[PDB]
Context: bound to proteins that are not shown
RNA sequence: CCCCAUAACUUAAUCUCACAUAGC
RNA sequence: GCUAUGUGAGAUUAAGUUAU
Numbered sequence: 001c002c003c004c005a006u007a008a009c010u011u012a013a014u015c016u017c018a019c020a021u022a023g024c
Numbered sequence: 025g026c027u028a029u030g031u032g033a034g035a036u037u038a039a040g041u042u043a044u
Base pairs, nucleotide, nucleotide: 005044006043007042008041009040010039011038012037013036014035016033018031019030020029021028022027023026024025
Other pairs, nucleotide, nucleotide, family: 015034cWW017032cWW
């Protein structure tokens, strides 16, 4: 110095949705 | 209704990694 595009895994958060439980 | 907590489903978002 180290390109464009696609797919996949892994991690980590987030916005929640939804479910369940407890208290009020 | 109200927060509280876990749950799974994603979705979103970066990072690492491979394949083509």